The RNA (Fusibacterium ulcerans ZTP riboswitch) with a sequence from Fusobacterium ulcerans has 60 modelled nucleotides. The entry also models potassium and magnesium ions. An Rfam search finds the family "ZMP/ZTP riboswitch aptamer (pfl RNA motif)" in it. Its family is annotated with regulation of purine nucleotide biosynthetic process and one-carbon metabolic process in the Gene Ontology. Taxonomically the source falls in Fusobacterium (Bacteria, Fusobacteriati, Fusobacteriota, Fusobacteriia). Released in 2021, the model rests on X-ray crystallography data to a resolution of 3.23 A. The model includes bound 5-amino-1-(pyridin-3-yl)-1H-imidazole-4-carboxamide (UG4). Primary citation: Tran et al., Cell Chem Biol (2020), "Parallel Discovery Strategies Provide a Basis for Riboswitch Ligand Design". The PDB entry is titled "Fusibacterium ulcerans ZTP riboswitch bound to m-1-pyridinyl AICA".

RNA sequence: GUUAUAUGACUGACGGAACGUGGAAUUAACCACAUGAAGUAU
RNA sequence: AC
RNA sequence: GCCGACCGUCUGGGCG
Ligand code: UG4
Numbered sequence: 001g002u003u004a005u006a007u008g009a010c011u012g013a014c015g016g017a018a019c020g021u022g023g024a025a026u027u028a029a030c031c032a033c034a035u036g037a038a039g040u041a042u
Numbered sequence: 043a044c
Numbered sequence: 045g046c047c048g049a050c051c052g053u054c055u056g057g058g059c060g
Base pairs, nucleotide, nucleotide: 001044002043004042005041006040007039010036012054013053014052015051016050020033021032022031023030045059046058047057
C1' cells in the first nucleotide's frame, strides 16, 4: 500500500421541467431520518 | 491477510 | 492533500 467486518466525523441553502421524505431558516445555509462517506480499530 |  | 450524487451560485465544517 490493498481486502472482509465493526465503527464512523462530515453529510448544508438555492437553481438546473430530474438525487430522498417531512419540518424551519435568505440577517438563512440548519433539525430529524435516509443516503454517501474519508478517516479509526482487527 | 498479502 | 483527502471526505458528503453531478453542474453552477453560496455559506459552514471534519479528517492528517
Ligand atoms: C459540502 N458536500 C461536499 C462540502 C457542506 C456545507 C455545510 C458545503 C457538501 C462538500 N456540507 N454548511 N457546505 N458542504 O454543511